[PDB]
Context: bound to proteins that are not shown
RNA sequence: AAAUUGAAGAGUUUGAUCAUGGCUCAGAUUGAACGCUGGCGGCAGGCCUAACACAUGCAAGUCGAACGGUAACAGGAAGAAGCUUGCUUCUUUGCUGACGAGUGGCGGACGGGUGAGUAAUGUCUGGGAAACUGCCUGAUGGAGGGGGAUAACUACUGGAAACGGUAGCUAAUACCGCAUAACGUCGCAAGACCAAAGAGGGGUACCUUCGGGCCUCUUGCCAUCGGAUGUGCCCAGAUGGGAUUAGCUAGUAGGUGGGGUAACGGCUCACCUAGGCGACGAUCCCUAGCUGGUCUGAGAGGAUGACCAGCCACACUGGAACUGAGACACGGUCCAGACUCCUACGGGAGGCAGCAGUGGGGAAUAUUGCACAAUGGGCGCAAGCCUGAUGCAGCCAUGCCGCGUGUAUGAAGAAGGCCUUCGGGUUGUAAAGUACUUUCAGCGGGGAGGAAGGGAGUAAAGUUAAUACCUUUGCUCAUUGACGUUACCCGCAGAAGAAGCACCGGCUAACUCCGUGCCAGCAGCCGCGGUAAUACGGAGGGUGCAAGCGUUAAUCGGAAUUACUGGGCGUAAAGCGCACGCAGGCGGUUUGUUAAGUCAGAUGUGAAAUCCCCGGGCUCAACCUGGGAACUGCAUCUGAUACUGGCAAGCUUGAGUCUCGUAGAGGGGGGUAGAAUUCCAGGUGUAGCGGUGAAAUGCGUAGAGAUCUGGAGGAAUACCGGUGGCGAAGGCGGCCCCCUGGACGAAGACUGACGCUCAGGUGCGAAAGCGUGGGGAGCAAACAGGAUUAGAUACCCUGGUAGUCCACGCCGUAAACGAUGUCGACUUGGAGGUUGUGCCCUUGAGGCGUGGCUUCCGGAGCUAACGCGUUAAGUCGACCGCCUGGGGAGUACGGCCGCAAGGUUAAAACUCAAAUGAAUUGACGGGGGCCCGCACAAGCGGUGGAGCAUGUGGUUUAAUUCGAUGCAACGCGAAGAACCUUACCUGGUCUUGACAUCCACGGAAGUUUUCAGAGAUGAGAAUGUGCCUUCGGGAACCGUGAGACAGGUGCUGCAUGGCUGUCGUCAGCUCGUGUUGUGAAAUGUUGGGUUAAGUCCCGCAACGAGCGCAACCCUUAUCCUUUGUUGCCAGCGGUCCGGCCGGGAACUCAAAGGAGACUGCCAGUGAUAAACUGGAGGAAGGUGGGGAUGACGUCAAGUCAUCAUGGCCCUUACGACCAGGGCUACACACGUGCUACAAUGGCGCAUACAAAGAGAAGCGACCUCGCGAGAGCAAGCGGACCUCAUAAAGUGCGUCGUAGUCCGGAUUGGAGUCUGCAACUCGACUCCAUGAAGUCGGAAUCGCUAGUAAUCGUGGAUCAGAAUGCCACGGUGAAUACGUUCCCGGGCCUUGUACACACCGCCCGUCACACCAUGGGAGUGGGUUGCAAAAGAAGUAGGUAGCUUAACCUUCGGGAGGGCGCUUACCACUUUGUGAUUCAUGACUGGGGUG
RNA sequence: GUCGUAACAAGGUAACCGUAGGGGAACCUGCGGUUGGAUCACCUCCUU
RNA sequence: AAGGAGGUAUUC
Repeated sequence: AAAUUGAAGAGUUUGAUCAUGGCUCAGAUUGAACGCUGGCGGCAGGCCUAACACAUGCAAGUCGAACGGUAACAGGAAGAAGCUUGCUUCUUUGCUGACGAGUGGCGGACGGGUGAGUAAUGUCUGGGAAACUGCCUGAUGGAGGGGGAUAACUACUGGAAACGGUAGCUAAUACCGCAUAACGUCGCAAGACCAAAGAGGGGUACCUUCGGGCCUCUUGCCAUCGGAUGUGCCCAGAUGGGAUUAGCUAGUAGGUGGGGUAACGGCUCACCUAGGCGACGAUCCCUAGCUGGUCUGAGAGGAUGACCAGCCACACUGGAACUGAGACACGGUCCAGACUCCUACGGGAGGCAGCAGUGGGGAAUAUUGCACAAUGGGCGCAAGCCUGAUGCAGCCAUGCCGCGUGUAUGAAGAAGGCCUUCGGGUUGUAAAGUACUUUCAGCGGGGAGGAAGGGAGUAAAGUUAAUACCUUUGCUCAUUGACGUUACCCGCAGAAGAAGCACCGGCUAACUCCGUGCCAGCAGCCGCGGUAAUACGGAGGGUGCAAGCGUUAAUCGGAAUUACUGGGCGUAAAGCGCACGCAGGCGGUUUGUUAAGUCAGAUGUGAAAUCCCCGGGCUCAACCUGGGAACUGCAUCUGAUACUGGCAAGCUUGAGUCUCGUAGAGGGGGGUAGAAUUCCAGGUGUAGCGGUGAAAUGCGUAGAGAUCUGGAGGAAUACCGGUGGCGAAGGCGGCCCCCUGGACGAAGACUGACGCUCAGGUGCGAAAGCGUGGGGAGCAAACAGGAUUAGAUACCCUGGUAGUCCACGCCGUAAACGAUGUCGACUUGGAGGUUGUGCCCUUGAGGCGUGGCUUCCGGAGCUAACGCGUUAAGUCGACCGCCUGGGGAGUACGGCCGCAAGGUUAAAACUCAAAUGAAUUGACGGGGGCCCGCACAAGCGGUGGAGCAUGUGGUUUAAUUCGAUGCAACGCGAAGAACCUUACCUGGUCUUGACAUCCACGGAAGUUUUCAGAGAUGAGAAUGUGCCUUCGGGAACCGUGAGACAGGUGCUGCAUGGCUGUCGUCAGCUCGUGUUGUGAAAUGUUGGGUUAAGUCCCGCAACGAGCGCAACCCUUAUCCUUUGUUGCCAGCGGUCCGGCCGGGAACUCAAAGGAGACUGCCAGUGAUAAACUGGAGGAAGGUGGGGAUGACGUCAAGUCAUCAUGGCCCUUACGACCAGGGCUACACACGUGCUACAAUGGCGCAUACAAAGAGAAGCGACCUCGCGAGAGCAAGCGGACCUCAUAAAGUGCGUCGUAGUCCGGAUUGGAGUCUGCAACUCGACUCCAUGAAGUCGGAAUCGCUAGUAAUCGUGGAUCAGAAUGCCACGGUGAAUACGUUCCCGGGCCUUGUACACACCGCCCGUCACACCAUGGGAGUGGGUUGCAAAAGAAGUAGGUAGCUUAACCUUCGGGAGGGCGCUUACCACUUUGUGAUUCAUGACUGGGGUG
Repeated sequence: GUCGUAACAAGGUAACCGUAGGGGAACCUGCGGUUGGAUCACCUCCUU
Repeated sequence: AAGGAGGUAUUC
C1' cells in the first nucleotide's frame, strides 16, 4: 500500500392497446420436519412444543501443617501360648505413617441450566458521587496476659421413622473479658474509645520437669492508609404494538426534623407546603429477556436474538429472613400451598430450567459413555483430593467443506430397447472387448504431536549462631495421554465394495410414443383433460442437481407494493363541505454580537469473537489464527462564522392603517307594488266542463264552466337576465328605507416582518327530517279512486295529508363538484365579458396605456390517455388533509354526538384473481344525418274468384324412386316417364358376374331355323373354315373353369374437388411506402362538390398501387370501300306479264375491312374547378340502345343421383338379367301458367304486310283420294336455290244486338288418323254430338320507366310419337314519374355504450337448496384483578411484670446483660361481599359471502 | 331453479347523490343537487 | 310546421 467492485425481470384483467393495480414465480437462508435414495472423512450443530411430571446414577468439596482424637488400615515397640527360636497366634500403648465420625477454617454467592417474569427496578451508549470489597498485593506498626464453655466421647432415655431429651468429660487458629492504641472512630478542641492466634522445618552451644524453653526460617493472625478486582447507587439519551386506553397519582410532589443503610435518597416516620406526571403520549391493555450479533438487501432498511461472548431475571408455587466480604442462596434454613412417596396413622421425606435417562406433549431434536492426560476452578505448604466445568468418544446426511464410486482405447456404429416416412434414426464409445491405476473402504506393519510439569536426588547461591531447615537457580535419573487400534507413512489384493432425486406447455434448461377420454387425475400462476393430450398415467429420449434430491413451513428479496434514500391524490384508491384559529412547522432584507445546530482538529471510549484487507497453519477447502481496518456512536476540549438558530439595532419590497371614489341578487330587520292562482259574495247566462294516446273517476240544472264587479288570504317576484354580478362555501333575483360585512381603483402619508399554514378546538353549512307554537293560496311523499298492463303495490288521470311558508331550537349530511387544499414566486400568445383609472384631436360612441375579477382557444411543458395550458394538471418553495387490489364495508363492536332519524371515528374473519381508468376496431341503439334501387308514390296490366295445364305438400298405395324447402324450393334437376328411360314394386332368374384386365382348355367369326317359356333363358338343328402363319402357329372373336377382382343411382355436401345460387353489376375490398400516435391503430378510403360508379376535380400527410368501376369483345343504329350467286332490278331490249331472259352492278341485301361520338363545339351555371343545363351540327349526344363480363367475401347455402373423391357399408347381394305394374293415385292445401267471362267482340267471305330458325333413319313439294286428322305417288334439297311455310293481329263487306247469348269451351258418348313390337292403365290429333263453371274476381299481392308494358302470331332444342313449359323471332304498340312523407333491401358519415360467443348481448335483486365465516346473545365455567371488611403461619422489629441464666461487676447476698414464654406492628396464604377484564360456552337471533 | 327486467343505447319514465315515505323484490314517488346526460346553431327577415 | 335571405346584427 489493502480494507465497497454496486442494483436484471416474468406471467396474469382486454377483441386488441396503454396505464393503474393486486396476486404468482425465478434468489438467498434455516436449530428445520416429511418423502425417495444413501460410500467416506474434516468441522460444526442437535426439545424451537409442556418454566409438564420426574424412577435411578452421578454434578461441591477440602485441610491432621487449627484441635480433641482413634472407628478402620498400615506399622512399630514391649509381652505372652505354640515357639521356626525368634515366627506364627493373641494382647499393651496414637508411639508412627495415616485417618471414619466430630469441633474449627476456607469453599459452597464460582462454575453449570433455563427464559417464566420483566416495556423499564432491565439492557445499550456516555457521564457522575454519597459507597463497600474475602482471597491477591504496597507500606507502616503490633502480635501481652487470663477465663468460662461445648461438640465428639460416656451413661440414661423418647420415637415407626425422621429426628431428639437428661446427666457428666475434654481441646483448639472456636468463644468472651483484661492490658495495649494511632496517621483509626466520635469530637471545634480537650478528650473519650476500639484488636489480635498460632502451627510447621531445623538446630550449635545453653538451661532443662526431658515436655520443652532458647536461636533462626516459612507461614498464619490484628490494626491503619493505599492498589487492583468485584459490587451497590445516581443522571441523560436510546430501547415493541394499541388513542376503538386521556387523564393518572395521598408517601403521591417537595420541605424540616428523627430513625434507617456500606452509601445518597419518601428508604421510613411525624409535621408542614399542594404539589408531581401527561398530547415530545402519561395511565391502562397486549406482546417481549436485552446486547455484541445472525439472515436478507446495491444501499438505506427489513426480519431476528439458535450456537459463541457480555448483562438481567428465575430455581415446584407464594412469603421471609438467617449465616456471610458477598445471597434474600439451583443441589441451604423457616412458613404456607399443590403434588408424589413413607408410617405402627400420631407423624415425616422430596423438588432434574446440572449431566445422562424415563414418561408425556409434539412434524421434530442424541448416550443412563471415558478421563481428570490438558486448560481452568475449590481446598492444601505441597503431594494430592474434588470437578457431568472442560477435554474426548457414541448417535443423527442437520448444515458447511473435501474426496470417491475408475482411466485410456474400443464401430462388429453388436444385441436388446424406443422411434420410423420401414430407408433408417437413437440409446451410443455407451457396453462388451483390450490395456492400465489403486485414492477411499478392507487387511498388515510402522508411528508424530497434544507433556507443560511434578517426584527423587545433586552443585552453587541466597538465608542464618550454623555447611542445619527453607527458597531460587542449574544438573542428573526414572517417569505422567481419556482420546487411542490417533493423525500420518508403508505393504497386499483386485475395478474390484460404492448413484440417486426432481423436472421436460409458458414463465424455465430439457420431446416423442402408448394408455385414458371433462373420467382418472395434474396444478406455484396462467391453465390442462370431452378419441392425435409435448400439461393426466407408463415408456423411450433428454435437462438440472448430485450423497444427495424434492415437497411443506418460516424471513428478507424481487415489491419504487409504506416510496427517508424512493410513489401518489381532475377522471384509476386518494383534497376535509367551507372558514377562523391555539399548540406545532416554516420565515423578506441589513449590521453587530453570540456560538446552540453545523463544520474541522485533537482526546477518551466504542469488550473479545463475528463481517472486511493483507498474511500464517491444518495435503486443499470448511475450520483455526497474527496484524490491520472497521465499530458509521457518544462525551469532553480547541478552533471556523458561510448557512440556520438566539440576542441587539435597523430597512421597506411582504402584511397591515388612513385619505377619495366605484360596482354589486353579500347579510339582517321593516314596509310596499303589480300580475297570477284559489276561495267567497253578488250580476249576466245555460248545459256542459275537466281530463287523456283513448277514456273513466271528478265537478255541474241546489245553475257548473265561461263573463263582470267586489272582497279575503297565502306564496312567489314575468320583462330586465347576461358561460352577467356578489359571497369563504352552502347560496343570493320586484321596489323602498334602516343596520351591516367584504372587494377594487387613483394619489399620497404612516407602521416597520406585525407573515404563511394549521392537528385538536370553534363557527357557518342546500334539501329532506325532528320539537314547540303559528300559517296554509298553489304544489304535493303517504293515501283514496279511475285507467293501462299477463301483472302495475309504477309511469298517465281526478283528488289529497305531512311537508313546502313564519318564529325559535335540533340535525349536520349532498355528484356540498372545478370530482382540482391553502399561500407565494416564475414561464410565449389571441379573441372576448365585466369593473376601475391615466393620456391623446373628445374632432362624433375614437385612439393609446395601466389595475381587479371572469369565459373560450391554444404554444412550450406536463399527462397513461383524455386533456391542462399565466385563473396550470407547467417550473418550484412552506404547511396541512388523505391512499395502499375488488368485495365484505363506510358495515360490525366500542367511544363521542343527537329528542329521534341517525351522524362521526372505524375494523376483522371469509372470499375472488381480478376490480378499474383512458383510448382503439367492430357490432348494436325504441340516437342523429345523408344518399340510392319499379322500394314507395304516379300509372298500365295482372295474381287471388272459374275451368283446364303443371309442380309441391298431404293422404293413399305393393310401389306411388330420389333430390331441391323463406327471400335464394315448388313449369326446379327433367332440353320432353306407354315399353325403354327407371333408379321404385310384384314375380321369375344369375353368381368372377351386364361391364374391366389377367390364366387354362376348347371352338374362326358369323349366319338359317325349330321347340319350350310372359321374357330372361334353355333345348337343339343346317350354313359356316375367314386373316398372317419363320407352318412352332398366332390375331380377332366365342364358350367353360379358377380366383386375383369387378359392380353399388348404397351413407356422409358437416371430410372434399369441380360446378352453381345469393347478397349483387351492389361499389366497394385491401396493400406498399410515407406521415401522425408510446400503443392498439389511424391516414390514404375522410371532407367540399359531382357522377351509373372509391367516377372525376379541388382541398387534405399523403403519394401510389392491386382486385373491382369504366374501356378492350359481341350485337344494333348512319356512311364508305371491296365482292356480286342461288341474292338484287334503276335505266336498257324481248315477253308466256312471272327478274322470267338477254342483260345490268345502280339500289335492297349478304359479309369482310374502315369512318363516325370525344362534353369535341357555343352559351349559361359552378370556388378561374370538376361537372351540370341548354343550343348548334349530326343517323346517332352525353357510359346512343341491348348483351357477355359477377371484386373481397356471406349463407358449414345446393349438389357424393353428371363427374371425381377420403372414409364407412353390401359381395350367391344394397350387384346383374327379364315380363307386368308404378313414377299419371285423389277428401284435400299451396305455387306457377293457360283459356275465358264477350260488341275495342264471335262468326262468314275477300285481301295485305315479317323476322328468325331446322332439314339426310331428315324436310318433303306438285298431282290424286279423304269433310278432317291424313293417305297414295313422287320431284327438289346437305340447301341465300328445295321443303317445312299459309303468319296472326290488320283492312274491307255482311251478320249477331247484350242473353249465360251465334260468349265460353270444360266434360262426356260415338267414329277415326298417325307414330310405335305395343296407345287398357297412360299419347297427340281429327270429325259428329254434348255444351261445366264463368257476367272481371275480398283481405292480400306481382311485373313493368319505351320499341318497354299490353296484345298477335312464328321457329327451335329435347324428341319414333308426346308443350299452355323453356329458349328465341318478328307484327301492332301505350299510360305515368309531383316527389322521398311512409313500407323494403342496400351504401356513407357522426354520436352513446358496462356489448366482443358482439342486443337472440350483458347485468341486478327477492325467494328456494347447499356451504362458509361473523355479529348480537339470556346464561354457564374459569383466569386475572379492584374495593370493603375478616383473618394473621414463619420471620424481623418493639414491649415485658412471668419463668430461666457459663464468661462481666459484686458488698457473695445479688446486679447488669442474655434466653424462653407472653404480647404489639408489618405481612403471605385464606374467608366474605361487590365491581371490572379475559377465556370457554351459549338457547335464540342479524346480516354477509360463495355456489 | 322461481318471480321479474332495475342498470348499460335517450335501455325504452335520462342516470346518479342526499333525505323522507311506501312496497314480493329488483325498486317507486316527493324535495333539493350534479352531468359522470342522448337530441337539439341561434337570431332576424321573408315565403306556404 | 314547411321554403328563401341576412347576420351573430344591427348603424340604417